[PDB]
Context: bound to proteins that are not shown
C1' cells in the first nucleotide's frame, strides 16, 4: 500500500 | 432446492 471493474472462495439476510 | 443482497478474503484488468 490508492481509485474502478469483473470473477471466485467463504458465513449471513430476502423470495420461490 | 434455486436465485438475488450483504460482509471478508483473495485472483486478474485497467
Nucleotide at each position: 500500500u490508492u481509485c474502478a471493474u469483473g470473477c471466485u472462495a467463504c458465513g449471513c439476510g430476502u423470495a420461490g
Description: An RNA structure, in which 30 nucleotides are resolved. Keywords: RNA dependent RNA polymerase, SARS-CoV-2, nucleoside analog, VIRAL PROTEIN, VIRAL PROTEIN-RNA complex. The depositors describe the entry as "CryoEM structure of compound HNC-1664 bound with RdRP-RNA complex of SARS-CoV-2". The reconstruction used 467,095 particles. Method: cryo-electron microscopy, resolution 3.29 angstroms. The entry became public in 2024. The entry also models magnesium ions.